[PDB]
Context: one part of a larger RNA, bound to proteins that are not shown
């Protein structure tokens, strides 16, 4: 990702894969042992190696957030604010993403190998083995854990008519389609085999009796024109056919056992009529899936994809959001948080000092003058994948498709 009527959600699990891994120390204990000397080990707690599977709350990296702010060298007449140095360069730098450089977490159950073993014989004893049997490896299979068969499955919502009268489901006409192969009937305990089935009694069992089997070579069911009209008898049986009455049946239940009546049919007997020329045989055509079309009863009145959007996704499908009037969406603002570090501009009786000017100060004047206070934790700049919003302003029917 075609198809499986469409579409959607929830699921279930054959297969397959599978995973933890080993050590210290404490403390059993200076104990068992052992003359000493040395010196375990079960349980327990604590950490750690190696491995995996996330995750970013710290820490750290990471910087084109080219956010803040400095700084060189030019260029816009100063100034403000900026271009350009192929991210010009430095220091902070959120957000994302990452790191045994960070944190988190990493399941328990059966059933067995070696090996010890009970019971117990061959082969009077004894023997883990012969028949049975117990426990037992980082094993093995499951528990969980990852995918989910794109041709394995299951529940469950809604399924287009005013919209070429579409869709579906019954019922009967008619075509067409095919056949892994009808040609009376798949005829339902269970369990054992060195034992059972069945009937039957009884002090109801692991009982007594009796019979079977030695194959289903059996049961049932078959006679009618491919089974046809039509008359009686016996008995009220046996069967099919629609209606019904109630039970039970989830493993794939989709069948199974009842309750009535009604229609028919009976070959249980006993008659009556018919059949021929398909020509001596030619399946000689009788079954069941599917799909249409036509007719005349019910029933019901969606979605989905593109396109636009979202970033819990993502190389492209694809996944995950949203949207026809709302507690709706987007753009902007506005708050919050967060980041740089104190924005422009104005003013100063700050400023290493220098230069005029007198009506010579001593917090005279004037003109330059890094930088310094002060309005200022200011100003910027904040989602592009931050939070949050009573404001403003918009929007809100376009295209395809698909039916049991």
């Nucleotide at each position: 990702g075609a198809a499986u009527g469409u579409u959607a959600c929830c699921g279930c699990a054959a297969u397959a894969g599978u995973a933890a891994u080993u050590g210290a120390a404490c403390u059993u204990a200076g104990u068992a042992c052992g003359a000493g000397a040395g010196g375990a080990a079960c349980a327990g707690u604590u950490c750690a190696u190696u491995c995996g599977g996330a995750u970013a709350a710290u820490u750290g990296g990471u910087u084109u957030u080219u956010g803040c702010g400095g700084c060189u060298g030019u260029c816009u007449g100063a100034u403000c604010a900026g271009g350009c140095a192929u991210u010009g360069c430095c220091g902070c730098g959120a957000a994302g993403c990452u790191a045994c450089c960070a944190u988190c977490c990493g399941c328990u159950g059966g059933a067995u190998u070696a090996u010890g073993g009970c019971u117990g014989a061959a082969c009077g004893c004894c023997u883990c083995u012969a028949a049975g049997u117990c426990a037992g490896a980082a094993u093995c299979c499951a528990u969980g854990c990852u995918a989910g068969a794109a041709c394995g499955c299951g529940g469950u919502g809604a399924u287009u008519u005013c919209u070429u009268u579409g869709c579906u489901c019954c019922a009967c006409a008619c075509a067409a389609u095919a056949u892994a192969g009808a040609u009376g009937g798949a005829u339902a305990c269970g369990a054992a085999u060195a034992a059972g089935g069945c009937g039957u009694c009884c002090u109801u069992g692991u009982g007594g009796c009796g019979u079977c089997g030695c194959u289903g070579a059996a049961c049932c069911a078959u006679a009618g024109c491919a089974g046809g009209c039509u008359a009686g008898c016996a008995a009220c049986g046996g069967u099919g056919c629609a209606c019904u009455u109630g039970g039970c049946g989830g493993a794939a239940a989709g069948g199974c056992c009842u309750u009535g009546g009604g229609u028919g049919c009976u070959u249980g007997c006993u008659g009556g009529c018919g059949a021929a020329u398909u020509g001596c045989a030619a399946u000689g055509u009788c079954a069941u899936u599917u799909u249409g079309c036509g007719u005349g009863g019910g029933g019901a009145u969606a979605a989905a994809u593109c396109a636009u959007u979202u970033g819990u996704a993502u190389a492209c499908g694809a996944c995950u959001u949203a949207g026809a009037u709302g507690u709706a969406c987007a753009a902007c603002g506005g708050g919050g948080u967060a980041u740089u570090g104190u924005a422009a501009g104005c003013a100063g009786u700050a400023g290493a000092g220098u230069a005029g000017c007198c009506u010579u100060g001593u917090u005279g004047u004037u003109a330059c003058g890094a930088u310094c206070u002060g309005c200022u934790g200011a100003g910027a700049u904040u989602a592009a994948g931050c939070c949050u919003u009573u404001g403003u302003u918009g929007u809100c029917u376009g295209a395809u498709u698909u039916g049991u």
Solved structure of RNA (25S rRNA, nucleotides 2993 to 3396) from Saccharomyces cerevisiae, 404 nucleotides shown. Primary citation: Zhao et al., Sci Adv (2023), "Regulation of translation by ribosomal RNA pseudouridylation". The entry has 77 different proteins, among them 40S ribosomal protein S6-A, RPS29A isoform 1 and 60S ribosomal protein L36-A. The reconstruction used 65,607 particles. It comes from the structure "Hypopseudouridylated yeast 80S bound with Taura syndrome virus (TSV) internal ribosome entry site (IRES), eEF2 and GDP, Structure II". Rfam match: Eukaryotic large subunit ribosomal RNA. For this family Rfam cites "The comparative RNA web (CRW) site: an online database of comparative sequence and structure information for ribosomal, intron, and other RNAs" (Cannone et al., BMC Bioinformatics, 2002). Rfam 15.1 lists 107,465 matches to the family in 2,616 species. Method: electron microscopy, resolution 2.62 angstrom. The entry became public in 2023.